Keywords: Ribosome, SRP, Sec translocon, SRP receptor, quaternary complex. This is an experimental structure of RNA (4.5S SRP RNA (Ffs)) from Escherichia coli, with 104 nucleotides shown.
RNA sequence: GGCUCUGUUGGUUCUCCCGCAACGCUACUCUGUUUACCAGGUCAGGUCCGGAAGGAAGCAGCCAAGGCAGAUGACGCGUGUGCCGGGAUGUAGCUGGCAGGGCC
Numbered sequence: 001g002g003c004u005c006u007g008u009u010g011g012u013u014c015u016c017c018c019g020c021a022a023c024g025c026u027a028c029u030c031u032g033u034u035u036a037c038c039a040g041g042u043c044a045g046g047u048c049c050g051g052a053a054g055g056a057a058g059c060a061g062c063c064a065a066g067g068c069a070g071a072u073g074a075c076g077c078g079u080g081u082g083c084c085g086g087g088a089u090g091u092a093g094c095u096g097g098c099a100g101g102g103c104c
Base pairs, nucleotide, nucleotide: 001104002103003102004101005100006099007098008097009096010095011094012093014090015088016087017086018085019083020082021081029071030070031069032068033067034066035065040063041062042061047056048055049054
């Protein structure tokens, strides 16, 4: 003048639990359009019954709805942030302080 390891203590990592604050993730639904007759509703026109009164099957259009997309809230799965957060636990691993020895 340095170092290591024991006694004691402060942190930290991993495993488990939880609080506050700070950043980020699917499936459904709202809009954009789509689907001739053969799921449904309204069913114009026309048509059927009737002298009349009125009902009827139902095309198209429109709306669900069924395909395909533009993104909306909660479920599902994560975290090199902060309160050196609060705890549980290691027979653990790492790091520091102190009481120090001893090695050079």
Annotation: It was solved by cryo-EM to 4.8 A. An Rfam search finds the family "Bacterial small signal recognition particle RNA" in it. The 2017 paper behind the entry is "Structure of the quaternary complex between SRP, SR, and translocon bound to the translating ribosome". Taxonomically the source falls in Escherichia (Bacteria, Pseudomonadota, Gammaproteobacteria, Enterobacterales). It comes from the structure "Quaternary complex between SRP, SR, and SecYEG bound to the translating ribosome". Ions in the entry include zinc, tetrafluoroaluminate and magnesium.